[PDB]
RNA sequence: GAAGGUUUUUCUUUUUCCUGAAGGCGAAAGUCUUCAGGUUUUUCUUUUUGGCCUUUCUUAAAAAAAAAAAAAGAAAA
Repeated sequence: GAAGGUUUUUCUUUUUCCUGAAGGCGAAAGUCUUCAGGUUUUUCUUUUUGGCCUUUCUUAAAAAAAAAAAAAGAAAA
């Protein structure tokens, strides 16, 4: 370098959760629609690398063991 893999990120999207605003419903607790804001968490997908793992590179490039970080889309809590 290449292939294959590990751990951790960076995004954008979505769905919930939370707080507030306007407006319904309800006996109360509440709930409902519509906005605005809030800090996290998980998953899928593609990618990258002076500083992850293995192989290529004795004893099989099988199986096994092994194993950090940082970017972008889309979904759930």
Shown are 77 nucleotides from a PDB entry: RNA with a sequence from Homo sapiens. Primary citation: Ruszkowska et al., Nucleic Acids Res. (2020), "Molecular structure of a U&#8226;A-U-rich RNA triple helix with 11 consecutive base triples". Method: X-ray diffraction, resolution 2.5 angstroms. The entry became public in 2020. Entry title: Crystal Structure of U:A-U-rich RNA triple helix with 11 consecutive base triples. It is bound to GUANOSINE-5'-TRIPHOSPHATE (GTP) and ADENOSINE-5'-PHOSPHATE-2',3'-CYCLIC PHOSPHATE (A23). The entry also models calcium ions.